[PDB]
C1' cells in the first nucleotide's frame, strides 16, 4: 500500500484506529 475483520467519528455513503491475511 491492498484485502478481509473488530472498534473508533458516522449508520450508508465513506472516514480513521487497531488485529489478522496478502
Nucleotide at each position: 500500500g491492498g484485502c478481509g475483520u473488530g472498534u473508533u467519528c458516522a449508520g450508508a455513503a465513506g472516514a480513521a484506529c487497531g488485529c489478522g491475511c496478502c
Shown are 22 nucleotides from a PDB entry: RNA.
The entry is an ensemble of 20 models.
Lebars et al. published it in EMBO J. in 2001: "Solution structure of conserved AGNN tetraloops: insights into Rnt1p RNA processing".
The structure was determined by solution-state NMR and released in 2001.
It comes from the structure "Solution Structure of Conserved AGNN Tetraloops: Insights into Rnt1p RNA processing".